[PDB]
Context: one part of a larger RNA, bound to proteins that are not shown
């Protein structure tokens, strides 16, 4: 080239209009409004990306279409740490390893030891601030570990003892907080169309770390002396042991109060404004009620499958030093280096070749219904999913109603249709007694009003009194919250009115059961399974990875490890050893390597007038003898592999 | 008509229990019986087991199960029989713009 200007233009959450920019506006800005998310479609981390962030500036490719706009191109710009990471200290699985062990070579293992986070270890909180960082920069207030001086008081030292560090699983459930409603408080409000100054509307009503108290609450007796076979030496520590006293000590602790705050923030407001801001100022800022799945809590009760290691810390000596040095405070001073820090993160910036309906670990959890993190509607926040404009045929795809029938459809009720909540009544065969059960079936369900202007309960405050005074006790009921019943009354066709949300039942085959599986045509009766059996394995165990060395089984030991095979439990598992497999046996047969008796033969010293015989030596060759196992053969074994039969006749028809 | 019985071959021994046209039964839709108005599925029985049978386990067995086979109610566009509507494409403009294949 064709097909063909033909399918498509990526979630059916969705658009409309006014103004601007521009050459060109459905799509970029502005604006008024509409609709979708909202346990997410918002926000924040890790991983992964690597400049995608801001900002200007251009549009040709890239963007599934226009582009004036982009995560496009193009320049510039942007990432500020003692306390937030990594490094760093400290270890787990493992990984590497000086000598070592072991391997033809390559290398494989491992000791001291050094690496290795996914886990342990010092300290920072609020508030403004940029076009783009911020616990990093600023303003307020703080913490935390070394070093140096000063002063005061003192036993100081570790690679080493002890201690802590430091640990599961389920379960209860009281206290409390983030947080929420309502009141109050403050500012504003008086309403496009009947009411609407009042029992009205609307909005705020926000405060950190630290530092102070030692609370609800949670574990534990405490203090001295004496003395000791244990902690590789030492020990004032730990462990042991024994008197001696006193009853309270001490240890952990959420939150609350205070303070931090003479502030921050904070509706508005007033003043400029290039209209994008920017300045200035600034009112309440309580109480009560509910409230976590977040904290107290590494707790507590409680089971069994029985729940890291090291360091950091705290003590305790050792070699050591001994008026020093080191240790303990208090103030004062200096130190705290490096590298990460934009951005995008359940994704248009990561893994899918794409601007891909896939795939991707943690964190947060407002408001009304609601058992809920489910579901529907919002709120913050975020977004209409980068071709649209009309059209309203078949037939395609998701969807709603349906006369009469009602499984007549079909391999099959495949797919639709239907059940669906709480509460009370009831609910059958079986059955291992737990079940079967949500069996089946019925009844009730909104909304006023009384009961009671809101009960039962929760919660609790003024007073009153004690008090070992406090964040105490008692008493005491205000306010505040607040289900459910029953009686009447009432509105529709219809109160579990929407989303949400079991169809029920009988008989039969398998597999007990929960679980596992062919990632991607089979989820099953397939494999597993707890239980039963054979069967090897005495511990350097059998077993199984490795020419080894080592290791695993196992820091296990026969009530254990391995291998086989059946597979809950009930009731039970019968005969068969000829055959193949295995177990057990010695006498006989028969049998390797090894060992080389004996017989040929090669050569040739010699003897022979010669055919041929021929010592010894060296050499071909024979294979007598020795000589486990094994196998014949004799026994045994079937929860080893397996197998469990023909024919002829016969009973008063 | 069958054979508790004998007889005779073979055998290592010739199937106990219990199941049984069965996840196993050719002939086979076996034959009786229930369901249906009719049942090649289905459930009960028979036993003629071509070719069931005891850890290659045998028979049951609550209970469980997105397992296999039958029946019922309820329920319904599965069907007699298809009709209407609401939406996404499908026509038509307008930008962009493929494929197999030959």
């Nucleotide at each position: 080239a064709u097909a063909a200007g033909u399918a498509a233009c990526g979630a059916u959450a969705a658009a409309g209009c006014g103004g601007g920019u521009g050459a060109a506006a459905a799509g970029c800005c502005c604006g008024c409004u509409c609709g979708c998310c909202g346990g997410a479609a918002g926000a924040c981390c890790a991983a992964g990306g690597g400049u995608u962030c801001c900002u200007g500036u251009c549009c040709a490719a890239c963007g599934u279409u226009a582009a004036u706009c982009g995560g496009g191109g193009c320049a510039g710009g942007g990432u500020g740490a003692g306390u937030c990471g990594a490094c760093c200290c400290c270890u787990a699985a493992g990984g590497c390893g000086a000598g070592g062990c072991c391997g033809a070579a390559a290398g494989g293992c491992g000791u001291a030891g050094u690496c290795g986070a996914u886990g342990g270890g010092a300290a920072a909180c609020a508030g403004g601030u940029u076009a783009a960082u911020a616990u990093u920069c600023c303003u307020g207030u703080a913490c935390u570990u070394g070093g140096u001086g000063u002063u005061a008081c003192u036993g100081c030292g570790a690679a080493g003892g002890g201690g802590g560090g430091a640990c599961g699983g389920a379960g209860a459930a009281g206290g409390c907080u983030a947080u929420g409603u309502u009141g109050g408080c403050c500012g504003g409000g008086c309403g496009a169309c009947g009411g609407u100054u009042g029992u009205c509307c609307c909005g705020g009503u926000u405060u950190a770390a630290g530092c102070g108290u030692g609370u609800a609450g949670g574990c534990u007796g405490g203090u001295u002396u004496u003395c000791c076979a244990g902690g590789c030496a030492a020990a004032u520590c730990c462990g042991g042991a024994a008197a001696a006293u006193c009853a309270a000590g001490g240890c952990u602790g959420a939150g609350g109060c205070g303070u931090g705050a003479u502030g921050a923030c904070g509706a508005g407001g007033c003043a400029c404004u290039a209209c994008g801001g920017u300045g200035c100022u600034g009112a309440a800022g309580c109480a009560a009620c509910a409230a976590a799945u977040g904290c107290c809590c590494u707790g507590c009760u409680u089971c069994c499958a029985g729940g890291a290691a090291a360091a950091g810390c705290c003590u305790c000596u050792a070699a050591g030093c001994a008026u020093c040095a080191g240790g303990u405070a208090a103030c004062a001073u200096c130190a705290a280096a490096u590298c990460g820090u934009a951005c995008c993160c359940c994704a248009a910036a990561c893994c899918g070749a794409c601007a891909c309906a896939g795939g991707u670990g943690g964190u947060c959890a407002g408001g009304u219904a609601g058992a809920g993190a489910a579901u529907a509607c919002c709120a913050a926040g975020g977004c209409g999913c980068u071709u649209g404009a009309g059209a309203g045929a078949a037939c395609u795809c998701g969807g709603g109603u349906g006369a009469a029938g009602g499984a007549a459809c079909u391999a099959g009720g495949c797919a639709a249709a239907a059940u669906g909540g709480u509460g009370c009544c009831g609910u059958a065969a079986c059955u291992u007694c737990g079940g079967g059960a949500g069996a089946a079936g019925g009844c009730a369900c909104g909304c006023u009003g009384a009961u009671a202007u809101g009960u039962a309960g929760g919660u609790g405050a003024g007073g009153u009194c004690c008090c070992u005074c406090g964040c105490g006790g008692a008493u005491g009921g205000a306010g505040c919250u607040g289900a459910a019943a029953u009686c009447a009354g009432u509105c529709g066709a219809a109160g579990a009115u929407a989303c949400c949300a079991g169809c029920u039942g009988g008989c039969u085959g398998c597999a007990a059961c929960u679980g596992u599986u062919u990632a991607u045509u089979a989820a099953a009766a397939a494999c597993a399974c707890a239980g039963c059996a054979c069967u090897g394995u005495g511990c350097a165990a059998a077993c199984a990875c490795g020419a080894a060395a080592g290791u695993g089984g196992a820091c296990g030991u026969a009530u254990a490890c391995g291998g086989u095979g059946u597979g809950a439990c009930g009731c039970c598992u019968g005969c068969c050893c000829g055959g193949u497999g295995c177990c057990g046996g010695a006498a006989g047969g028969u049998u390797a390597a090894u060992u080389g008796a004996u017989g040929g033969g090669g050569u040739u010293a010699g003897c022979g007038c010669a055919a041929g015989c021929g010592a010894a030596g060296c050499u071909c060759u024979u294979g007598a003898u020795c000589g486990a196992a094994g196998c014949c053969c004799c026994g045994g074994u079937a929860a080893a592999c397996g197998g469990c039969g023909g024919c002829c006749g016969u009973a008063a028809c | 008509a069958u054979a508790a019985c004998g007889g005779u071959c073979c055998u290592a021994a010739g199937g106990u229990a219990g199941c049984g046209a069965a996840a196993u039964u050719c002939c086979u839709u076996g034959u009786c019986g229930g369901g249906u108005a009719a049942g090649u599925u289905c459930c009960g029985a028979c036993c003629u087991g071509c070719a069931c049978g005891a850890a290659u386990g045998g028979c049951g067995u609550a209970a469980u199960g997105a397992u296999g086979g039958c029946c019922a109610g309820g329920c319904u566009g599965u069907c007699u029989c298809c009709a209407c509507c609401c939406g996404a494409g499908a026509c038509u403009c307008a930008g962009u713009g493929a494929a197999a294949u030959u």
This is an experimental structure of RNA (23S rRNA, nucleotides 1262 to 2017) from Escherichia coli K-12, with 755 nucleotides shown. The entry has 51 different proteins, among them 50S ribosomal protein L15, 30S ribosomal protein S12 and 30S ribosomal protein S7. Rfam match: Bacterial large subunit ribosomal RNA. Method: X-ray crystallography, resolution 2.1 angstroms. The entry became public in 2015. The PDB entry is titled "High-resolution structure of the Escherichia coli ribosome". The entry is indexed under Protein biosynthesis, ribosomes, RNA, transfer, exit, peptidyl, 30S, 70S, 16S, ribosomal subunit, posttranscriptional modification, posttranslational modification, RIBOSOME. The work is reported in "High-resolution structure of the Escherichia coli ribosome" (Noeske et al., Nat.Struct.Mol.Biol., 2015).